[PDB]
RNA sequence: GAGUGCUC
RNA sequence: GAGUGCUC
Numbered sequence: 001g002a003g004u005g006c007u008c
Numbered sequence: 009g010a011g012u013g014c015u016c
Base pairs, nucleotide, nucleotide: 001016002015003014004013005012006011007010008009
């Protein structure tokens, strides 16, 4: 650089 | 809104 999960 | 993990 780009994609993507989780918590509040 | 804010914090945070993962893959390439």
An RNA structure, in which 16 nucleotides are resolved.